[PDB]
Context: bound to proteins that are not shown
C1' cells in the first nucleotide's frame, strides 16, 4: 500500500534508421500484492 508484465492508440526520446529500445499520457488485457 501498492507494484510486476503485456497489449493498443497519442506524444516524445534514443538511433544510421527504428511500428522493433526507453519515457509520458488515454483506453485495455494479464500475474502478484495491502486492507486480511
Nucleotide at each position: 500500500g501498492g507494484g510486476g508484465g503485456c497489449u493498443a492508440a497519442g506524444c516524445g526520446g534514443u538511433u544510421c534508421g527504428a511500428u522493433c529500445c526507453c519515457g509520458c499520457u488515454u483506453a485495455g488485457c494479464u500475474c502478484c500484492a495491502c486492507c486480511a
Molecule: tRNA CCA-acceptor